[PDB]
Context: bound to proteins that are not shown
Molecule: hARF1 SBS dsRNA
Organism: Homo sapiens
RNA sequence: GGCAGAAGCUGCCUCUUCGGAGGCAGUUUCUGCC
Numbered sequence: 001g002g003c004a005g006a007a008g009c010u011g012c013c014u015c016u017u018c019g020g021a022g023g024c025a026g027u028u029u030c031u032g033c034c
Base pairs, nucleotide, nucleotide: 001034002033003032004031005030006029007028008027009026010025011024012023013022014021015020
Other pairs, nucleotide, nucleotide, family: 016019tWS
């Protein structure tokens, strides 16, 4: 200089056959690789 993984707390959108479905962010914390 560049690449990779996950969440605590808070907030948002669209669809629904009325069973429910589909999708995100903000803020804060931990970690790996060249």